Keywords: RNA regulation, pathogen, RNA thermometer, RNA, Structural Genomics, Seattle Structural Genomics Center for Infectious Disease, SSGCID. Shown are 36 nucleotides from a PDB entry: RNA with a sequence from Neisseria meningitidis. Released in 2016, the model rests on solution-state NMR data. Barnwal et al. published it in Nucleic Acids Res. in 2016: "Structure and mechanism of a molecular rheostat, an RNA thermometer that modulates immune evasion by Neisseria meningitidis".
[PDB]
RNA sequence: GGAAUUUAUGAGUACCUUCGGAUACUUAUAGAUUCC
Numbered sequence: 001g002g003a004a005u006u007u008a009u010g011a012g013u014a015c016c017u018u019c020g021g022a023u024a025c026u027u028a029u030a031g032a033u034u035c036c
C1' cells in the first nucleotide's frame, strides 16, 4: 500500500395502505477489523 469485511448514518426512486405508517432498492460517507 491493496484488498476484505462490518456497524451505522443520509440523500435519493417508487409505492402499498386499515390512510397511522410502513416498505424495497441505487448510491455515499465515517469508524473500525483484518489478511497478504
Base pairs, nucleotide, nucleotide: 001036002035003034004033005032006031007030008029009028010027011026012025013024014023016021
Other pairs, nucleotide, nucleotide, family: 015022cWW017020tWS017021cWW